The PDB entry is titled "Solution structure of domain I of the negative polarity CChMVd hammerhead ribozyme". Solved structure of RNA, 23 nucleotides shown. The 2009 paper behind the entry is "Structure-function analysis of the ribozymes of chrysanthemum chlorotic mottle viroid: a loop-loop interaction motif conserved in most natural hammerheads". Released in 2008, the model rests on solution NMR data.

RNA sequence: GGGAGACCUGAAGUGGGUUUCCC
Numbered sequence: 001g002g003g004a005g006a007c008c009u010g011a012a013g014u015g016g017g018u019u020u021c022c023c
Stems, first nucleotide, its partner, number of pairs: 001023009
């Protein structure tokens, strides 16, 4: 730098915050 899971957020959306794993 890129990908994926979980939790919080809230009217919004392909978001904002926290977190774990993989490359």